[PDB]
DNA sequence: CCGTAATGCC
C1' cells in the first nucleotide's frame, strides 16, 4: 500500500 | 465516502 473483522461517530 | 479505538492476512 492491498485484503479481511470487531466497537462507536460523521 | 470520510473519522477514532481494537485485531486477523498478503
Nucleotide at each position: 500500500g492491498g485484503c479481511a473483522u470487531u466497537a462507536c461517530g460523521g